The RNA with a sequence from Saccharomyces cerevisiae has 32 modelled nucleotides. The work is reported in "Eukaryotic Box C/D methylation machinery has two non-symmetric protein assembly sites" (Hofler et al., Sci Rep, 2021). Ions in the entry include acetate, sodium, calcium and chloride.
[PDB]
RNA sequence: GUACUAGAUUGGUCGAAAGGCUAAUUGAUGAC
Numbered sequence: 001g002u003a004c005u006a007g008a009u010u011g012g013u014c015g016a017a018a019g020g021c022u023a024a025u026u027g028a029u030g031a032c
Stems, first nucleotide, its partner, number of pairs: 007026008
């Protein structure tokens, strides 16, 4: 560079973890 993708980060909380929940910020003007 092309195609795809809708999550991502931090704090809190729960959890034996994996991670779930949650708030703020952020992401289709395309984040990760």

The entry also contains 50S ribosomal protein L7Ae, not shown here. Crystallisation conditions: JCSG Core I, condition G12: 30% MPD, 0.02 M CaCl2, 0.1 M Na acetate. Released in 2021, the model rests on X-ray crystallography data to a resolution of 1.91 angstrom. The depositors describe the entry as "Crystal structure of archaeal L7Ae bound to eukaryotic kink-loop".